[PDB]
Context: one part of a larger RNA, bound to proteins that are not shown
RNA sequence: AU
RNA sequence: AAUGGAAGUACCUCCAUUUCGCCAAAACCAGCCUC
RNA sequence: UACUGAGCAAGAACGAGGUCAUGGUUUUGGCGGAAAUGGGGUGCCCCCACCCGUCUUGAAACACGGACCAAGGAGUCAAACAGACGCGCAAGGGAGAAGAUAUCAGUACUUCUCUCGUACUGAAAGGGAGAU
RNA sequence: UGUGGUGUGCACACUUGCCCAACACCGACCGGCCCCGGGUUGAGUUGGAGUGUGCCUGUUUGGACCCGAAAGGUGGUGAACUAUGCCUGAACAAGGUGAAGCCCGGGGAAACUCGGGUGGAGGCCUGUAGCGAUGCUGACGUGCAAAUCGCUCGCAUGAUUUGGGUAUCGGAGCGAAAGACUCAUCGAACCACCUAGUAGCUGGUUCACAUCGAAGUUUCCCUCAGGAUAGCUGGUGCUUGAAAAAGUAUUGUGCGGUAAAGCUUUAAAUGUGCAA
RNA sequence: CUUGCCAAAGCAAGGU
RNA sequence: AUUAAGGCACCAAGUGGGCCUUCUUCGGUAAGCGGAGCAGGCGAUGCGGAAUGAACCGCUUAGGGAUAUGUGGCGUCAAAACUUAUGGGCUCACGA
RNA sequence: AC
RNA sequence: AAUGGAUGACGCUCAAGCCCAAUUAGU
RNA sequence: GCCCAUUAUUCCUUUGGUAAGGGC
RNA sequence: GAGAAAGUGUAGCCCUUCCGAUGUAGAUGUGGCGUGGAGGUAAGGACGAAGCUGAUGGCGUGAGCCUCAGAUGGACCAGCCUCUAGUGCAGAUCUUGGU
Numbered sequence: 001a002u
Numbered sequence: 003a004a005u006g007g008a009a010g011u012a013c014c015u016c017c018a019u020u021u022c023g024c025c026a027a028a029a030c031c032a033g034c035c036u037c
Numbered sequence: 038u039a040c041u042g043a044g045c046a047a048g049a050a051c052g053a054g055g056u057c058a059u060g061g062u063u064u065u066g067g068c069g070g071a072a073a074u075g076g077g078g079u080g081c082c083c084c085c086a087c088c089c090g091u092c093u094u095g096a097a098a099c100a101c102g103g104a105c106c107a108a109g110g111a112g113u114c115a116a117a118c119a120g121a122c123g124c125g126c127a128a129g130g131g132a133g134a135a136g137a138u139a140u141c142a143g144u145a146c147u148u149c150u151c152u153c154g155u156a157c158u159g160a161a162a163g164g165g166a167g168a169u
Numbered sequence: 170u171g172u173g174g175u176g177u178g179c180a181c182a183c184u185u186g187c188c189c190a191a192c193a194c195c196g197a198c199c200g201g202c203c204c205c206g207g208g209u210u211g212a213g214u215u216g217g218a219g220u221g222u223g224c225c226u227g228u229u230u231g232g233a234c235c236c237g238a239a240a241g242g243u244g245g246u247g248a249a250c251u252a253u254g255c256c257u258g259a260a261c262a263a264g265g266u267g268a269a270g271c272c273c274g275g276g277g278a279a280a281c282u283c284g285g286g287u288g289g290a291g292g293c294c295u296g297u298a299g300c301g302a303u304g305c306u307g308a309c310g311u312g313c314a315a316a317u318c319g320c321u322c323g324c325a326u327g328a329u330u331u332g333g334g335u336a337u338c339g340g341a342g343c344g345a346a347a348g349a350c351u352c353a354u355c356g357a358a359c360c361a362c363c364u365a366g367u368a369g370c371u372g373g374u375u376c377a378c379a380u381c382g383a384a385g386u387u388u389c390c391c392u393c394a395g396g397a398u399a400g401c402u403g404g405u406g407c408u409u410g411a412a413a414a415a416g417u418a419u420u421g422u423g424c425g426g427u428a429a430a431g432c433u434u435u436a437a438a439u440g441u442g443c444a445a
Numbered sequence: 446c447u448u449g450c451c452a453a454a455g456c457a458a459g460g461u
Numbered sequence: 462a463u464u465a466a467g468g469c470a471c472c473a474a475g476u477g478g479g480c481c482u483u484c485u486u487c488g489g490u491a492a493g494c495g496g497a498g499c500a501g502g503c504g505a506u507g508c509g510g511a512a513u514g515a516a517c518c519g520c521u522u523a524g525g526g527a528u529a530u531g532u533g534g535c536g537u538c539a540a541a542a543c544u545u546a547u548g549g550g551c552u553c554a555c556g557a
Numbered sequence: 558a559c
Numbered sequence: 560a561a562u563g564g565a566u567g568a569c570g571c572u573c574a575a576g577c578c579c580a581a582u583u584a585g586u
Numbered sequence: 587g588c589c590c591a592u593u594a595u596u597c598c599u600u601u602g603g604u605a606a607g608g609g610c
Numbered sequence: 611g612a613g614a615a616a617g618u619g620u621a622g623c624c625c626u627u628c629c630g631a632u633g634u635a636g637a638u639g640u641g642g643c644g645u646g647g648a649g650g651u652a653a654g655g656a657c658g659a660a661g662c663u664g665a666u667g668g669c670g671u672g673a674g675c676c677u678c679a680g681a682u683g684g685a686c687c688a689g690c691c692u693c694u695a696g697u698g699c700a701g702a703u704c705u706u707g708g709u
Base pairs, nucleotide, nucleotide: 006085007084010081011080012079013078014077015076017075018074019073020072021071022070023068024067025066026065027064028063029062030061031060032059033056034055035054036053037052040044041043088103089102090101091100104709105708106707107706108705109704114231115230116229117228118227119226120225122223123222124221125220126219129153130152131151135147136146139144140143157164158163173195174194175193176192177191181186182185196215197214198213199211200210201209202208203207204206234373235372237370241363242362243361244360245359246358252337253336254335255334256333257332258331259330260329261327263295264294265293266291270287271286272285274283275282299324300323301322304320305319308317339355341351342350376642377640378639379638380637381636386399388397389396390395400476401475402473403472404471405470406469407468408467414464415463417462419445420444421443422442423441424440429435430434446459447458449456450455479503480502481501482500484498485497486496487495488494508519509518510517523599524598525597526596527595528594529593533589534588535587536569537568538567542582545581548579549578550577551576556571600631601630602629603628605627606626607625608624609623610617643698645695646694647693648692649691650690651689654686661682662680663679664678667676668675669674
Other pairs, nucleotide, nucleotide, family: 008083cWW009082cWW021069tSS022069tSS029063cWW039045cWW057060cWH058525tWS077665cHS089701tWS092096tWH093095tHS094479tSS094515tWS110699tWS110702tHS111373tSS111699tWH112374cWS113233tWS125130tSS127218tWS128154tWS128217tHS129219tSS132150tWH133149tWW134148cWH138145cWW156165tSS158200tSS159161tHS159162tHS163200tWS166213tWS172216tSS178190tHS180187tWW231233tHS236371cWW238367tWH239366tWW240364cWW247339tWH248251tWS248337tWH248342tWS252343cSS261297cWS262296tHS267268cHS267289tSS267290tHS268289tHS269288tHS273284cWW276281cWW277279tHS277280tHS277281cWW298325tHS303321cWW307318cWH309314cWS313317cWS338341cSS339358tHS341357tHS343349cWW344347tWS354358cWS372702cSS377672cSS382635tHS383634tWH384400cSS384476tSS384505tHH385504tHS387398cWW392395cWS403637tSS409412cHS409466cWW413468cWS425439cWW426436tWS427437tWH428436tHS431433cWW448457cWW451454tWW474636cSS475635cSS480516tWS483499cWW489491tHS489492tHS503515cSS506522cWW507521tWS507592tWS509531tWS511558cHS517558cWS519531cSS530591tWH532590cWH534541tWS540589cSS544575cWH552574tWW554572tWW555572cWH557570cWW562563cHS563564cHS566569cWH570575tWS574576cHS615617tSS633634cHS642673tWS644697cWS652688cWW655685tWS656685tWS658683tWS658684tWS658685tHS659684tHS659686tSS660683tHS666677cWW670672tHS
C1' cells in the first nucleotide's frame, strides 16, 4: 500500500 | 478473485532528454465551423 | 428575397461567436543546484474487461488439456516429376563414370562416350512432315 | 532464297501497311485408320526451345512433421510364483460315534437270533496344528499389505498337508475344468528383435508485420470421421486496354402454368432466354 | 471471284 | 439507362460436419425437430444497441481527434427532457 | 420487437 | 407449481405506463 | 431539442496500392 | 543549416494528391526479426568478451535491437553482405531436471  | 485494458492522478524515480529552452495566456491572418 | 394565401416545398445578407488535436504570424508572462518534458515504478480513482489452448454450428462453459520454472521438443533428408522464379549456353544443353595433370575430398583440365532435346507416328512390320 | 492462308492482333512505319507474340479458323503435309476426292486419328509438322543448374512450392515414396494402438512375425528365457505328474523324506492335539473280528451269556427242534462286553473301522463327527476362506458385503482401502487385518467360518486319517529333488510350457504346457494357472504378467508368459510396425483416428506442431482470404457444395469412391473431382482462395503472370464488362434496369422478342381463379382448366407477381 | 441448292443465272457459302 | 478496365493461362492451398435467420415450403402430433428453395448472416467479426444472448437491431472494423449521426435512448443507476412540451387521449392493477 |  | 427474485434494478401512477404527435410550442 | 458507435464527414499519422503526378 | 540516391523493398531519393485497411482455414510478401555454424568484410575485448541481472532508458507497429548500470562475470566476440541449419515453444495426460 489494500 | 487476482490479471487485464483505457485514461488520469498521487508518490517515487541509481532513467532520458532539454533548459539556464519549458508552462502558460492573449492577439493577427488564413482556414473551418456554428449562429 | 422569392413565392404563395398569414403560409411555404423558400433564398441569401449583416453581424457576432467558436476554434490550433488546423495553418502560418510573433507577443506577453510563469518556471529555470535545479526546473522541465518524456519514460519507468507503486497506489488510487472512474471506466472497460468471462481462463486460455482445443475439436466444434456453437466454449466462460457443468467439454477436453492447463501447479511453477529451466533445458529439450515437431514439415526433415533423399529420389522422381511438375509449375514458377534465378543463372548458363541454346538447335543444342549437360555431363557421369573415369582419366591426365598443376597445386589439395577443393580448383583447374579433357578424351570417349552417354544422356535429354532438335520428329513424329503406328500394336507392329514400318514409314516419317517447306511454299506457289 | 521464302511468314501456308484468314480473322483478331503490340511496336514501328505511312497517312494504310507490316503485323511480333498470341489466340481462333482453315489448309496442306507426316504417321496410323479407314471411306469412295472424303472422314478421321497422333502426346505430329507448319523457320525449332531445348537443356544444365540454383531455389521455392506441389505430388509420390521412404520413420516422412511429431506422438500414440489393440496386434502380426522371428528367436530366445522361464515350472523359485503357480498347474500337474514322479522320486524321496516330514506332519497331523483332545475328544466323540463306535463297524468287522473276537468273548461271555439267555431263547430255539433246528433254523440264528436277543443281552453284555471286546475291539477300533470310517474320503465318520467336534475340534487344535496345518491347510483353507463362508460371513461381517467388518477393518483397511493413496493400507501393515500392488489382496492384508480381525472375528466368524470350512476341511482337518485323507482324493489330506508339507520340504527337497525331478518331469511337462508359449500358435505351448497343466488343469476334479474357473479359460483357471504357467515368477504381481495369460481368452496366448516373459525377453529381444522385425519395429520409429500401421493408424482415413486423437493430441501437439515454436518469430513478427504487411497483402489478400475461404469452404462445409458438385461428381466419384466398400464411399458416410476419408479421398479424388469441380467450386470457392491465394500466388504467378499473360494479354491489351469501355476487347468477350454487368447478381441492374428500359425497350423489343421468346419461355413458363406456381399463387389467385375455376370447376383437373384461364392466369399473375416475382422470374427466365435473346437482342439493341 | 471461287464452290452446294434451284430447271437454270437468283438463294446459300467463303472471299476480294 | 446507369455503372465499369476486357479476356486468358499457370501453379496451389484450405475446404468438402456447417449453423442461424428471412421468406417459401415438405415431412412430423410437436419441438431449441428431420428435409429442401431463396437471400442474408454466424462460422471468420468485432463495434454500438436490444439489461443478458454466435447468428436479432445499427454498423461492419489501420492509430488517433473534432463533428454528426445509426439502432437504442433522455427519473436514478446512465450520457442525455437538472422528471422538456406553453401536446392529445386512455388507464387504478396492472403497464412498458 | 426479435 | 414447486431454493428467494426479477419491466434489467430501483422505483414510476396529472407515469418514469400505453396510443399519438412533437422539439422549446398556436411565435 | 438532447445523448451514446470502430459508423458518416473532416483533420493528423501509419501502412498498402503490381495508385496519380511532379522532381532529382 | 542539411539533403537532393533514376530508386520494388532499407533509416523508404524527395515531395504532392487520391483510394484501401477487419478477418478463422489458407496463400503470399518482407534490404522483416532472431538462433547455431561457414565464406567475406569490418571491428571490439583484462581500461573487462560471452553469459546473466535490471522502476537503464532509448529506438522499432512488431518480432526485437541498442544503450546504461551491475557494489555480475572472467575471455572471448557483436556489425554488415553471402552460405548453411539439428534454427525461435505456455500447452502435446509432451520429455528431463529442479521447485